[PDB]
């Protein structure tokens, strides 16, 4: 790399909420 | 707060 577990992120794209968050 | 087009492990061949 490929084909598949596990976890990490959550910029774009939701969702809740007047807003801050969440 | 949900969510990989972003990436870490391990396992394939």
């Nucleotide at each position: 790399c490929u084909g598949c577990u596990g976890g990490c992120u959550a910029a774009g794209g939701c969702c809740c909420g007047a807003a801050a968050g969440g | 707060g949900c969510u990989a087009u972003g990436c870490c492990u391990g396992c394939u061949g």

Released in 2018, the model rests on X-ray crystallography data to a resolution of 2.42 angstroms. An RNA structure, in which 35 nucleotides are resolved. The entry is indexed under RNA, tetraloop/receptor, ligation.